Solved structure of RNA (srRNA3) from Leishmania donovani, 71 nucleotides shown.
It was solved by cryo-EM to 2.9 angstrom.
Entry title: CryoEM structure of the Leishmania donovani 80S ribosome at 2.9 Angstrom resolution.
The work is reported in "Structures and stabilization of kinetoplastid-specific split rRNAs revealed by comparing leishmanial and human ribosomes" (Zhang et al., Nat Commun, 2016).
The entry has 71 different proteins, among them uS14, uL22 and uS12.
Context: bound to proteins that are not shown
RNA sequence: AUCGAAUCGCCACCUACAAGACUGGAGCUUGCUCCCUCGAAGGCGCCAAGUAUAUUCAUGAUCACAAGAAA
Numbered sequence: 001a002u003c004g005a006a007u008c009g010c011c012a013c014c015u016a017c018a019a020g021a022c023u024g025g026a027g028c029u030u031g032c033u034c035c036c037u038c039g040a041a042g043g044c045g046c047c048a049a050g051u052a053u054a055u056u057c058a059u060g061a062u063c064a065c066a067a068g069a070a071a
Base pairs, nucleotide, nucleotide: 008068009044010043011042024035025034026033027032028031036039
C1' cells in the first nucleotide's frame, strides 16, 4: 500500500447443567383433584432513544452487485 471483493444479525438477559417411563408446587384415591408464575416464546434489532404534534431526502429520471459499511 497495492486493494477495487464475494459475505449482509446484533447482544456483558441465548452464550450453565440435566431429564424425555419427564423438571412449576402438592394431596390420596395412583389417575384424578387442587394450588401457582397456569407449564408452547432467549433478549433485542426491522428508521423520532419512541408512538406523538415533528423533521433534510427528488434530477441516482421504471429493473440492474446495496451507488450503502461499526446496530